[PDB]
Context: one part of a larger RNA, bound to proteins that are not shown
């Protein structure tokens, strides 16, 4: 985290992580 | 200083709204006055 | 009681 | 101030 | 008298080879040719009536 | 007769008219003006990845069949195997050599 | 013993094959043009 | 087994291109 | 604008080789060739199709060669070993009787049978009983047939595979029998089941005719793809 | 645009189904009238 | 009563006089088509003219 | 002149795959009582295709499809489920349906007939104030 | 006001096997049936109430064309920091 | 005043720049300087300062088949790009086939 739609799956977004990659500090 | 995030305002483009209008013997199976019918009261 | 709904004319319809 | 159809217009000396 | 465009593209006039094309940006000029509309003209013409 | 048009004169109203700017062969490339955050930090920012949630979608794969989610077969999981090959005759299409002529074979000759 | 079971070379015009000619069951025959003449 | 010659599409339609002429 | 040489390629109409003809017998005639008609072929590399072989991958029910088995089980042989306890009571012998004979009758004895009731042994009626992923690829519990015979059994020996044996059910021949088992021909053939292993592009069907011992299959025209060839531009 | 078209117009040709017909052949059928 | 005559009710895939929409075949130009004149043939025809192959001028999208 | 076509690449080869079980439906037909039944005609579909509708359905309607905004529409709708007349109209009329319970989207018979009613609301044709 | 005769809506005819199906609630000044409108303003605004596609229009990007054009003889001039 | 390019060319990291029309599909057919895998013939590398194998909440490229990079508190001795040749060359089901489970 999570009722009882058996799970698996499509899309479009969020909330928590991650510290992967790129930028930038006048 | 940013190749980050927001808001405004400029040009072209394309797409909407309001606002004021035209042309035609369409606009005479019509208006309007009165006077003879009918008709209500 | 009138008016009017309807008929047939009269005249005028910028 | 409306007489009800049927094509239709309008912003660059700026609608 | 106005809007949209997070549904377009801009350098958003800066410019020096990065082609503002406009009735809209310059610079000249003021009714420029092109409607509307009252009387007239034809032995112009279409078409009823006579 | 008067009706519909056309030409010329004539009464008033109305609206807007010329001019003008190629580049030295061709492409791509260039992001104004206000705020917020970033000053080297377990920093901001955007883009990946992970694991729920919410609204809307969504019948099990593989075969035969006119039709398959099917009360039609085959379908417990995972690892390494698994099936159009090689000879010969011929025809087309395409690359290459010569061309009225092309080309061996089986042997030899020198290594 | 050298890339050595490889590469090179083998022309009276190859020795064999395809093909340049083709018909008919065979016996066998076999193809150019123009101009003039039967 | 006819005769003579040898620079050559058997003839006709319908044909890429070149080559002469005319807007 | 027109003409002109046409080149590849089509169409038409002479001629020439071959070979089969026909008439009125000629500078006739009409037919055939996978024929000519200023050559195109030849080697090789490379994909596609058709064909034979295992022939994309596994699958029959069959059929052939030459070996192995009678310890399961069938019949014959040859030498050996077994079978409580009762019941019923033939045939032959004894003693009485009755009789004129013939012959008849009682009681005893005796112990016969592919007789009976019933252990051992040999078998397998019925609970359609128990287990039926089982003590057990055939067993267990009552109950049940028979038991002196055509019984039951050890050990030897003897007869097969289109063969053998068989008081016959196509029974049994080593959990295999309406044709045993072991290699092999054999990876037998299957118009009939199932399977067939990257991605991304330009195109894209058919179940209709005809002939086939054809009807769950081909061959043949249709529909599709490739590769073009000849051209044209309104 | 050549030997183009599942389309049209205009000319010119085929046809015997839908109707209709029994008062006309062939086939089937009802009834009344006049000789 | 038969039996002639003209009506009448009522029908047809294997009857029809009669006839549709929908169909279907051919033409609407250049490898043509006219107009003239011309050549060849063993083809027609009593020959003339006809059929058929071509040759050189005229017109036409 | 008279309605006096208008659209636009022709022709011609070579080699070669898969199929050779078909089903639906407007309309026109044959057998059968009849059938999601047997068997034909012209056409257009599914097989081989999804998507938007008719709740759902291989074939009905609508349309047909590179990945993606924004605009308008087809078939179908606009009480709630479900976006849309926050239950439009400043339109008209009909209808009251007691135990499978009035009716409400073709195709879908995918639910009904002959026959009836002094329910109720319309017209025809005759008579009477 | 009386007779005869056609229409609309509805009632009657109208009986099955698991508990059920205008899809469901539910509607009766309809959310039922037959026709009629249409924006702010419905007998003065003529000529568009409004929703919902893999359809149309338009824009952007990919892919392949029977695809259509077009430039391709590189002299203006010019070092970094 | 401001930095990079420009190949005469089917078919790309397409020589570049405008413009127009189509893109769905079973069985099938054909294209792809269209992807992976044993091995030879040739170019170029790279390894004990760590090669092959092998693990992932490593990302990044491509419509995809694939590819590269990081990390590894794995490993301990070989491998690999491009051209080309060659074949016993790519797995989800065949009541598969053999071993774990």
């Nucleotide at each position: 985290a999570c009722g009882a739609c058996a799970a698996u799956g499509g899309a479009a977004g969020u909330a928590c992580c991650u510290u992967c990659a790129u930028u930038u500090c006048u | 200083c940013g190749g980050c995030c927001a808001g405004a305002c400029c040009c072209a483009a394309c797409c909407u709204c309001g606002c004021c209008g035209c042309g035609c013997a369409a606009u005479u199976u019509c208006c309007u006055u009165c006077c003879g019918g009918g008709g209500c009261u | 009681a009138a008016c009017a709904u309807c008929c047939g004319g009269u005249g005028g319809g910028u | 101030c409306a007489c009800u159809g049927u094509g239709c217009g309008g912003g660059u000396u700026u609608c | 008298g106005a809007g949209g465009u997070c549904a377009u593209g801009g350098g958003g006039u800066g410019c020096g080879u990065g082609a503002g094309u406009g009735g809209g940006c310059g610079g000249a000029a003021u009714a420029a040719a092109g409607g509307g509309u009252c009387g007239g003209u034809g032995u112009g013409u279409u078409g009823u009536g006579u | 007769u008067c009706u519909u048009c056309c030409u010329c004169c004539u009464u008033c109203c109305c609206u807007g008219u010329c001019c003008g700017u190629g580049c030295g062969u061709c492409u791509c490339g260039a992001c104004g003006c206000u705020g917020g955050c970033g000053a080297u930090g377990g920093a901001a920012a955007u883009g990946g990845g992970g694991u729920g949630c919410c609204c809307c979608c969504a019948c099990c794969c593989g075969u035969c069949u006119u039709g398959a989610a099917a009360c039609a077969c085959g379908g417990a999981c995972c690892a390494a195997g698994g099936a159009g090959u090689c000879a010969a005759a011929c025809a087309g299409a395409c690359g290459c050599g010569c061309a009225a002529g092309g080309g061996a074979g089986g042997a030899g000759u020198a290594u | 013993u050298g890339u050595g079971a490889c590469a090179a070379c083998u022309c009276u015009u190859u020795u064999c094959u395809c093909g340049u000619a083709c018909u008919g069951a065979a016996a066998g025959g076999g193809a150019g043009g123009u101009g003039u003449g039967a | 087994u006819a005769c003579a010659c040898c620079c050559g599409u058997g003839g006709c339609g319908u044909g890429c291109g070149c080559a002469a002429u005319u807007u | 604008u027109u003409u002109g040489c046409c080149c590849a390629a089509c169409a038409c109409c002479g001629a020439c080789c071959g070979g089969c003809c026909c008439u009125c017998c000629g500078u006739g005639g009409g037919c055939u060739g996978c024929g000519c008609g200023c050559g195109a072929g030849u080697g090789u590399g490379c994909c596609u199709g058709u064909u034979u072989g295992g022939a994309c991958c596994c699958g029959a029910a069959a059929g052939g060669u030459g070996g192995u088995g009678a310890a399961c089980u069938a019949u014959g042989c040859c030498u050996g070993a077994a079978c409580a306890a009762g019941g019923u009571g033939a045939a032959g012998c004894c003693c009485g009787g009755g009789g004129a004979a013939a012959c008849c009758c009682c009681g005893g004895u005796g112990g016969a049978g592919g007789c009976c009731u019933g252990u051992a042994g040999c078998g397998a009626u019925g609970c359609u009983g128990a287990c039926g992923u089982g003590c057990a690829a055939a067993u267990c519990g009552c109950u049940c047939g028979u038991a002196c015979g055509a019984u039951u059994u050890g050990g030897g020996u003897a007869u097969c595979g289109g063969a053998g044996c068989g008081a016959a059910a196509g029974a049994c021949u080593c959990a295999u029998c309406g044709a045993a088992c072991c290699a092999c021909c054999u990876a037998g053939u299957a118009g009939c089941u199932g399977g067939u292993u990257c991605a991304c592009g330009u195109c894209g069907a058919a179940g209709u005719u005809u002939c086939c011992c054809u009807c769950a299959g081909g061959a043949u025209a249709g529909c599709u793809g490739g590769u073009g060839c000849u051209u044209g531009u309104c | 645009a050549a030997g183009a078209a599942g389309u049209a117009u205009u000319g010119u040709g085929c046809g015997g189904u839908a109707a209709a017909g029994c008062a006309a052949a062939u086939g089937a059928u009802u009834a009344g009238a006049g000789g | 009563g038969a039996c002639c005559u003209a009506u009448u009710c009522u029908c047809a895939a294997a009857c029809u006089u009669u006839a549709a929409a929908u169909g279907u075949g051919c033409a609407a130009a250049c490898a043509a088509c006219c107009c003239a004149g011309c050549c060849u043939u063993a083809g027609u025809u009593a020959u003339u003219u006809u059929a058929a192959c071509a040759a050189g001028g005229c017109u036409u999208u | 002149a008279a309605g006096a076509a208008u659209u636009g690449a022709g022709g011609c080869a070579c080699c070669a795959a898969g199929u050779g079980g078909g089903c639906c439906u407007u309309c026109u037909u044959c057998g059968g009582u009849a059938a999601g039944c047997g068997g034909a005609g012209c056409a257009g579909g599914c097989g081989a295709u999804g998507c938007g509708g008719a709740a759902u359905g291989a074939a009905c309607c609508g349309c047909u499809u590179a990945g993606g905004g924004a605009u308008a529409u087809g078939u179908g709708g606009c009480g709630u489920c479900a976006a849309a007349a926050c239950u439009u109209g400043u339109g008209g009329g009909c209808u009251c349906a007691u135990u499978c319970u009035c009716g409400a989207u073709a195709c879908g018979u995918g639910a009904a007939a002959a026959g009836g009613g002094u329910g109720u609301u319309g017209g025809u044709g005759g008579a009477u104030a | 006001u009386c007779c005869a005769c056609c229409g609309g809506c509805c009632c009657c005819g109208a009986a099955a096997a698991u508990g059920g199906a205008u899809g469901a609630c539910g509607c009766u000044u309809a959310a039922g049936c037959c026709c009629c409108a249409u924006g702010u303003g419905c007998g003065u605004g003529a000529u568009u109430g409004c929703c919902c596609a893999u359809u149309a229009u338009u824009c952007c990007u990919u892919u392949g064309g029977u695809g259509a054009g077009g430039g391709c003889g590189g002299c203006u001039a010019u070092a970094u920091g | 005043g401001u930095g990079a390019g420009a190949a005469a060319g089917u078919g790309u990291a397409g020589c570049c720049c405008u413009c127009c029309c189509g893109a769905u599909g079973u069985a099938g057919a054909c294209g792809u300087g269209g992807c992976g895998u044993g091995g030879g013939g040739g170019u170029g590398a790279g390894g004990a300062c760590g090669a092959a194998g092998c693990c992932g909440a490593u990302g990044g490229c491509g419509c995809g088949a694939g590819c590269c990079u990081c990390g590894g508190a794995u490993g301990g001795a070989c491998c690999c790009g491009c051209c080309u040749c060659u074949a016993g060359u790519g797995c989800a089901g065949a009541u598969c086939u053999u071993g774990g489970u």
LSUa rRNA, nucleotides 489 to 1613 from Trypanosoma brucei brucei: 959 nucleotides with solved positions. Entry title: CRYO-EM STRUCTURE OF TRYPANOSOMA BRUCEI PROCYCLIC FORM 80S RIBOSOME : PARENTAL STRAIN. An Rfam search finds the family "Eukaryotic large subunit ribosomal RNA" in it. For this family Rfam cites "The comparative RNA web (CRW) site: an online database of comparative sequence and structure information for ribosomal, intron, and other RNAs" (Cannone et al., BMC Bioinformatics, 2002). The entry has 76 different proteins, among them Guanine nucleotide-binding protein subunit beta-like protein, 60S ribosomal protein L23a and Ribosomal protein S10. The reconstruction used 459,985 particles. The structure was determined by cryo-EM at 2.47 angstrom resolution and released in 2023.